[PDB]
RNA backbone atom coordinates (compact mmCIF):
# COMPACT_ATOMS: atom_id res chain seq x y z
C1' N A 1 0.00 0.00 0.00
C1' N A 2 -4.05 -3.53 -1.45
C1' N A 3 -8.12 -7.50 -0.73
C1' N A 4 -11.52 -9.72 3.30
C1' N A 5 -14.67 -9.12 7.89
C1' N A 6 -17.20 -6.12 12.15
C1' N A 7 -18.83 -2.42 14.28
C1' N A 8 -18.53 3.51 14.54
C1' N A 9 -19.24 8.39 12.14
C1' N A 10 -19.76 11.61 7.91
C1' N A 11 -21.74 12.69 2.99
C1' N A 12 -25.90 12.38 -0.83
C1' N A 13 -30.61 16.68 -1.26
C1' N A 14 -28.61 19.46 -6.72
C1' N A 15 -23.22 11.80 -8.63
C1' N A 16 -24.25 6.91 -10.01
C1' N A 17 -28.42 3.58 -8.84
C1' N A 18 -35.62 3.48 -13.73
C1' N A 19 -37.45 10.49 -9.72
C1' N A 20 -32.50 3.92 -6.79
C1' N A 21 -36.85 1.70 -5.05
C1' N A 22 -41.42 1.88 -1.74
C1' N A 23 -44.32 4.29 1.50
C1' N A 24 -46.25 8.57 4.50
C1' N A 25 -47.70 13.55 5.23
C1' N A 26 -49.36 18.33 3.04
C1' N A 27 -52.18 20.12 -1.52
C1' N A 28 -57.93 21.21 -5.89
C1' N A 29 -53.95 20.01 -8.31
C1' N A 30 -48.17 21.73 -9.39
C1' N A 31 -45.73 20.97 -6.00
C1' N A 32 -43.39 20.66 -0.50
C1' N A 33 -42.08 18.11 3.30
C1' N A 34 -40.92 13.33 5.83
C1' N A 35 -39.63 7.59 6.63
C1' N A 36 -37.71 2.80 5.31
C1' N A 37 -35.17 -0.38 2.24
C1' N A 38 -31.30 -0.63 -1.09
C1' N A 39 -26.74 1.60 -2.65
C1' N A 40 -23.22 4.54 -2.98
C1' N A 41 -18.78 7.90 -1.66
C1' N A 42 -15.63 8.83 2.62
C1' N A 43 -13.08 9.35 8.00
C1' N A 44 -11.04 7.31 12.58
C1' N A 45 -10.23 2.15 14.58
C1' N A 46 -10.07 -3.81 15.02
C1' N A 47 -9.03 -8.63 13.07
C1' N A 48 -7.41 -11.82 8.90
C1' N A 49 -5.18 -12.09 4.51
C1' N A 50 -1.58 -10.15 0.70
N1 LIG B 1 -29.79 5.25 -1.31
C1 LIG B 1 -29.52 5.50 -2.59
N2 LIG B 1 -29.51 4.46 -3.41
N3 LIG B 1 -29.26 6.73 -3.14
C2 LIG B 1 -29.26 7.79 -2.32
O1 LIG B 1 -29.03 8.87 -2.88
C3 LIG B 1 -29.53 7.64 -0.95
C4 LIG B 1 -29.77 6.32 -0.51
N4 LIG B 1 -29.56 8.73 -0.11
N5 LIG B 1 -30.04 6.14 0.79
C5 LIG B 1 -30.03 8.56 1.26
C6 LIG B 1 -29.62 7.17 1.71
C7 LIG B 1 -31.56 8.81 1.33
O2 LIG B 1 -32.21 8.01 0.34
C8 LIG B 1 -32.18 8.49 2.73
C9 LIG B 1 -33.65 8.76 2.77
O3 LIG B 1 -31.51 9.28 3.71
RNA sequence: GGCGUGGUCCGUUCAACUCGUUCCUCGAAAGAGGAACUACGGGAGACGCC